Context: bound to proteins that are not shown
Formats: sequence, C1' cells, structure tokens
RNA sequence: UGUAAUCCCCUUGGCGGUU
DNA sequence: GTACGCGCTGTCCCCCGCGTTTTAACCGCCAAGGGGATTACACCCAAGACACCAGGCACGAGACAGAAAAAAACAACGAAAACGGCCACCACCCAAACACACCAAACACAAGAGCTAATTGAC
DNA sequence: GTCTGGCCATCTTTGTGTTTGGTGTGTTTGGGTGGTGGCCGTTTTCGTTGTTTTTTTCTGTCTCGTGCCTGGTGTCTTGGGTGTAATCC
DNA sequence: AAAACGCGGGGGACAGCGCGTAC
Repeated sequence: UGUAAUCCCCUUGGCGGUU
C1' cells in the first nucleotide's frame, strides 16, 4: 500500500478391464 | 296321497390360456442428443430533393496602344427675333349686406360579407 | 390528392338613408388696381466661315475575367428495414 | 427373449333337490 480466485449437466450408446 | 322318480336348476371342481416379472459384481473412456418455429410490433438508417461556398478551366470580350480621319473649339463679324421696360386703360376680383338652399351629424333602419369549416370543378 | 373558386353557418358593426336645421354659398352692387396691350429699345441668340489641333475612331493583340461545371457541406422529409417482442402448435 | 408361476376364465363335470310321477 495495491491486494488475487473457488465451480459443473443429464440421458442414451458403444467399447473395453477383473472375475 | 304315499311311494317313488324324473328332469331341473343348481352346485362346486377342474383344465386352459393369458399376464407379469426378472435374468452376477465392480470399473474405465468416448460420442451424440437435449422444442422451435410462425408470428406481432417500435422505430432506426438510407435515401431523395433543396440551396450554397469554393475551386478550376476556358474562351471571349474588353483594355491598351497606334496611325488616321474627324469635328469641336476658338475667334471673328452680321442680322435681327424677342426680352425687358413703360405708359394707359378697363374688366376683374375683393368687400358689404341680405338670403335661402345644400351639407353636416345622429342614429334609424337594413344588411356587406369576414372569420370560420369542406370542398364543384379540371387534372 | 393539387389549386383556384362559389359558398356556408355565425359575427360584427358597418352602410345607405331620413331627418332637423343652420351656416355657408349665392345674388346684388360698388371700388380700386392688376393685368392686358401696345410701342420702343437694344442685348443676345442664331448663323456662318476659316484655321488649328485635340479628340474620336478603327483595329489589332493579348490576357484576365466572367460564366459554366464540379465536390462537399447542412437541412427537412419519405421510405424500407429490422430487432425487439412473443405465443402458438 | 427367454422361463417361470399365478390368476382369471370358462367350462366341465357331478351330486342333490325339488317338482312331478305312479298308482
């Protein structure tokens, strides 16, 4: 004295891994 | 009219077909879909029509000069129409005085056509 | 819808006229001089002529200035456009 | 798309009763 920031979809589908 | 019996509705039991429900546990990553369109409404930007200041460009009309023709100007003399003055004489206009009719304002009586708003008539 | 017109439903005081009457113009006559008319003078205006020379003129030449055409501004108004706005299947 | 049980459904059967008969 110039004082630093806090938040994350959902549904389907596929493909995989361990048995 | 009691002994007896038949069909009858009635009764329950049973077989068949339709519906319903559920099929291991965890975990990773990647990809595509998720309502949407036809419609109602203020209001801004491009443009057209109007007038102007300033710069530029060009072609001609005007200024300047020069040699030439013109007539204004200067002076002179001549003649006389007409202007300025004078004297006379009369008609014309100012001045009285008396007179009557044309001119003034009041306001009675009748009404011009503005300020107002819409629009006949050609185009 | 442009434009000059021929008119309207309402405002305003004007515009033409009759009236009372009085004053101002009109008739009459008299006087004095202003204004016409005539006659004379003499200045001044027109008229012409000659000689000189300044001014006008005709013309040429060149350039400067007038006039036409342009870009860009401000200004009022008309128009096409769009995004804000929104509800229905 | 399998399989499975369950349920309703309609129908079957049957006995027993009741109205009717003999006689």
Background:
Entry title: RNA polymerase II elongation complex transcribing a nucleosome (EC58oct). An RNA structure, together with DNA, in which 254 nucleotides are resolved. It was solved by electron microscopy to 3.9 angstrom. Primary citation: Ehara et al., Science (2022), "Structural basis of nucleosome disassembly and reassembly by RNAPII elongation complex with FACT". The entry has 28 different proteins, among them Histone H2B type 1-J, FACT complex subunit and Leo1.